Notes: Shown are 36 nucleotides from a PDB entry: RNA. Primary citation: Tan et al., Nat.Struct.Mol.Biol. (2014), "The ROQ domain of Roquin recognizes mRNA constitutive-decay element and double-stranded RNA". The depositors describe the entry as "Crystal structure of the ROQ domain of human Roquin in complex with the TNF23 RNA duplex".
[PDB]
RNA sequence: AUGUUUUCUG
RNA sequence: GAAAACGG
RNA sequence: GUUUUCUGUGAAAACGGA
Numbered sequence: 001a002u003g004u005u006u007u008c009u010g
Numbered sequence: 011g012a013a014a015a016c017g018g
Numbered sequence: 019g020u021u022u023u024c025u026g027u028g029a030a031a032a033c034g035g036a
Stems, first nucleotide, its partner, number of pairs: 003033006010025007
C1' cells in the first nucleotide's frame, strides 16, 4: 500500500 | 448471504 | 430446521514496499 497473509465476524 | 438436496 | 457446495461485509493482527 489498489501489497502478502492471519484471527474474529453475516 | 446464495444455491443444492432433504425434513416437517 | 438438517446436511452439502459456493460466497459477503466489517473490525483487528503479523509481515512488509523501507
The entry also contains Roquin-1, not shown here. Crystallisation conditions: 0.1 M sodium citrate/citric acid buffer, pH 5.7, 1.5 M lithium chloride, 18%-21% PEG6000, VAPOR DIFFUSION, SITTING DROP, temperature 293K. The structure was determined by X-ray crystallography at 1.9 angstroms resolution and released in 2014. Ions in the entry include chloride.